[PDB]
The PDB entry is titled "Hypomethylated yeast 80S bound with cycloheximide, P-site tRNA, and A-site tRNA, messenger RNA, PRE". Solved structure of RNA (A site tRNA) from Saccharomyces cerevisiae, 76 nucleotides shown. It holds a match to the Rfam family "tRNA". Rfam's curators write: Transfer RNA (tRNA) molecules are approximately 80 nucleotides in length. Their secondary structure includes four short double-helical elements and three loops (D, anti-codon, and T loops). Further hydrogen bonds mediate the characteristic L-shaped molecular structure. tRNAs have two regions of fundamental functional importance: the anti-codon, which is responsible for specific mRNA codon recognition, and the 3' end, to which the tRNAs corresponding amino acid is attached (by aminoacyl-tRNA synthetases). tRNAs cope with the degeneracy of the genetic code in two manners: having more than one tRNA (with a specific anti-codon) for a particular amino acid; and 'wobble' base-pairing, i.e. permitting non-standard base-pairing at the 3rd anti-codon position. Its Rfam clan is "tRNA clan". The family has 954 seed sequences and 5,335,975 matches in Rfam 15.1. NCBI's taxonomy places the organism under Eukaryota, Ascomycota, Saccharomycotina, Saccharomycetales, Saccharomyces. Released in 2024, the model rests on electron microscopy data to a resolution of 2.2 angstroms. The entry also models magnesium and zinc ions. Among the 74 different proteins in the entry, which are not shown, are 60S ribosomal protein L6-A, RPS29A isoform 1 and Ubiquitin-60S ribosomal protein L40.

RNA sequence: AGCGCCGUGACGCAGUAGGAAGCGCGCAGGGCUCAUAACCCUGAUGUCCUCGGAUCGAAACCGAGCGGCGCUACCA
Numbered sequence: 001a002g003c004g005c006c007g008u009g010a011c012g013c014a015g016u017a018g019g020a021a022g023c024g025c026g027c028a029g030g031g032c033u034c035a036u037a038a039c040c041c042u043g044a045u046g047u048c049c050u051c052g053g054a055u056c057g058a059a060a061c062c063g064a065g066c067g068g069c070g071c072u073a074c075c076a
Stems, first nucleotide, its partner, number of pairs: 001072007011024003015048001019056001027043005049065005
Other pairs, nucleotide, nucleotide, family: 008014tWH008021tWS008046cSS009010cHS009023tHH009045cWS010025cWW016059tWH018055tWS018057tWS022046tWH026044cWW055057tHS
């Protein structure tokens, strides 16, 4: 170099074929205990990589860039 992908809380992952985000760790605060650790509960944490487009409306569809991934790359 092309051809397919992926990118979602501080960290991992599920969306799904357009009507806005859930789960698990971590964090904080409670319940428990002499006080902890473990355990239970509650909450916070995502500008869905950035930019642009089509749409009434996009994390879901399209294009560009970025980073990672898989495949392929004379010949006699």